[PDB]
RNA sequence: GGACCUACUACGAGCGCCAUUGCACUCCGGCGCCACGGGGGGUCC
Ligand code: SAM
Numbered sequence: 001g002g003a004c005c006u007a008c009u010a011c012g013a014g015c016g017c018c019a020u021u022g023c024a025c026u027c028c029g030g031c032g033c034c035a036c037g038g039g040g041g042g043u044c045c
Stems, first nucleotide, its partner, number of pairs: 001045003005041002008039002011037002014033005
Other pairs, nucleotide, nucleotide, family: 004042cWW013034cWW013035tHS
C1' cells in the first nucleotide's frame, strides 16, 4: 500500500431539529443521528 474484521473515537462528508434577517471581505452558534470517508486496534498477502 491491497483484503476481510472490530464491545474503541463523530475528525472529515452527509442528513434532520432548534435558534439567527444578520454589512462582510483576519477561522469559529447550539444540539441529536450517521450511509460512505478518517484516527486507534486486531488477522492474512
Ligand atoms: N478502521 C478502518 C480504517 O482505518 O480503514 C475504517 C473503519 S470505519 C469506522 C466506521 O465506524 C465508519 O464507517 C463510521 O461511520 C463509524 N464511526 C466513526 N466514528 C464513530 C464513533 N465515534 N462511534 C461509532 N461509530 C463511528